Annotation:
An RNA structure (RNA promoter stem-loop A fused with tRNA) from Zika virus, in which 142 nucleotides are resolved. The source organism's lineage runs through Viruses, Kitrinoviricota, Flasuviricetes, Orthoflavivirus and Orthoflavivirus zikaense. Crystallisation conditions: 100 mM Tris pH 8.1, 24% (w/v) polyethylene glycol 3350, 200 mM LiSO4, and 67 mM CsCl.
[PDB]
RNA sequence: GCCCGGAUAGCUCAGUCGGUAGAGCAGCGGUAGCUGUUGAUCUGUGUGAAUCAGACUGCGACAGUUCGAGUUUGAAGCGAAAGCUAGCAACAGUAUCAACAGCUACCGCGGGUCCAGGGUUCAAGUCCCUGUUCGGGCGCCA
Numbered sequence: 001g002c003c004c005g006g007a008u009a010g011c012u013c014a015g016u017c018g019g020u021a022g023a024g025c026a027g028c029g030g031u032a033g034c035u036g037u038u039g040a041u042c043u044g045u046g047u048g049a050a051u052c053a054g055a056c057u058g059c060g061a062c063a064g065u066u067c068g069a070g071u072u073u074g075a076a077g078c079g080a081a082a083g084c085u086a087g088c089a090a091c092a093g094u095a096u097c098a099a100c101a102g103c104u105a106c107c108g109c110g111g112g113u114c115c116a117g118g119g120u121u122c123a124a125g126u127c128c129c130u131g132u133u134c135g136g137g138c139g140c141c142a
Stems, first nucleotide, its partner, number of pairs: 001138005007132001008015001010025002013022001019122001027109001029107003033103009042093001044091002046078002052074002055071003059068003115131005
Other pairs, nucleotide, nucleotide, family: 006133cWW008014tWH009010cHS012023cWW015114tWW018121tWS022112tWH028108cWW043092cWW051075cWW054072cWS079080cHS120124tWH121123tHS
C1' cells in the first nucleotide's frame, strides 16, 4: 500500500428496503424482616426459696393440662442501714429512642454524543460522503 469484518447505556448483546433505539447482568432507591457496632431516655444494686406468681427447660414418670427436676426474674416476706435532695459513681438489665455497616423478601428506578462532522430527506444506528480507531488476512522489506 491492498482486502475483509467491525464500532450501540457501566457490561456483554439485540433493531428488520429510514418512521419514538431495547432486553439480561451490573448500578441506584421506598417499604418492611436479621446481626454487630455506637450512644441517649429508663430501671436496678441489703436479703429474698424450700410457700406463691411468672419465664425457660429436653432430664424424665411416654406425649401442645399432671408431676418431678434445674437455672433465671420478681412480689408478698425478712431487713443492719435508715434522715435529705442535686451532681459525680461502678456493675447489671427486660426494655424506650437515635446513627453507621453487612444479609434475605417485595416493590420501584433514569439513559445513550447507537465512532465524529457533513449531506439527502418532513424524518437517520440504518442511506451517501470526508475522515477515527478496534481487530484480522495479502504484499512490500526480510
The 2021 paper behind the entry is "Structures of flavivirus RNA promoters suggest two binding modes with NS5 polymerase". The PDB entry is titled "Zika virus RNA promoter stem-loop A with tRNA-scaffold". Keywords: RNA. Rfam match: Dengue virus SLA. It was solved by X-ray crystallography to 3.8 angstroms.